[PDB]
Context: bound to proteins that are not shown
RNA sequence: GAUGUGUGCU
DNA sequence: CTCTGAATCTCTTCCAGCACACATCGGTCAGTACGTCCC
DNA sequence: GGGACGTACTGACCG
DNA sequence: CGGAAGAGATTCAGAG
Numbered sequence: 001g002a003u004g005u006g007u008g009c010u
Numbered sequence: 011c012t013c014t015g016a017a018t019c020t021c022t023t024c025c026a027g028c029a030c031a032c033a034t035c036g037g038t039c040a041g042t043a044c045g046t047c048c049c
Numbered sequence: 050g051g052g053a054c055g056t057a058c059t060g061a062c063c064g
Numbered sequence: 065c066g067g068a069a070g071a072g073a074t075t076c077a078g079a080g
Base pairs, nucleotide, nucleotide: 001035002034003033004032005031006030007029008028009027010026012079013078014077015076016075017074018073019072020071021070022069023068024067025066036063037062038061039060040059041058042057043056044055045054046053047052048051049050
Other pairs, nucleotide, nucleotide, family: 011080cWS
């Protein structure tokens, strides 16, 4: 750092 | 002896914005040094 | 005195 | 537990 995973605001 | 103009099967794309915290990024067969309990 | 496959410990290579 | 369209197959018929 890219992806993935969710969670929360609009 | 077969053509073409319409009714069907079949393969490909996209779906608002923002914020936060976790995990994972070589497994396994093939070499390559230490090391300890009988020999 | 003593030795050599466990015991880690990597090199690498194709999934 | 997906429409909606586009484009490659597919088949049917009306004869000839």
The RNA, together with DNA, has 80 modelled nucleotides. Guo et al. published it in Mol. Cell in 2018: "Structural Basis for NusA Stabilized Transcriptional Pausing". The structure was determined by cryo-electron microscopy at 4.1 angstroms resolution and released in 2018.